[PDB]
RNA sequence: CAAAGAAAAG
DNA sequence: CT
DNA sequence: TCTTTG
Numbered sequence: 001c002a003a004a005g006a007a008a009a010g
Numbered sequence: 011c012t
Numbered sequence: 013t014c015t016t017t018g
Stems, first nucleotide, its partner, number of pairs: 001018006009012002
């Protein structure tokens, strides 16, 4: 960098 | 949507 | 943001 398991803020 |  | 694989 890409995709993916989960998560938060507005 | 960011 | 944590992690994984590609």